Released in 2019, the model rests on X-ray diffraction data to a resolution of 1.5 A. An RNA with a sequence from Homo sapiens: 16 nucleotides with solved positions. Lineage of the source: Eukaryota > Deuterostomia > Gnathostomata > Theria > Homo.
RNA sequence: GCAGCAGC
RNA sequence: GCAGCAGC
Numbered sequence: 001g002c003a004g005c006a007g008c
Numbered sequence: 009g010c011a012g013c014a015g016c
Stems, first nucleotide, its partner, number of pairs: 001016002007010002
């Protein structure tokens, strides 16, 4: 640096 | 706007 898929 | 924690 990388996230349709989760959470507030 | 945001992570105690995962994978690459």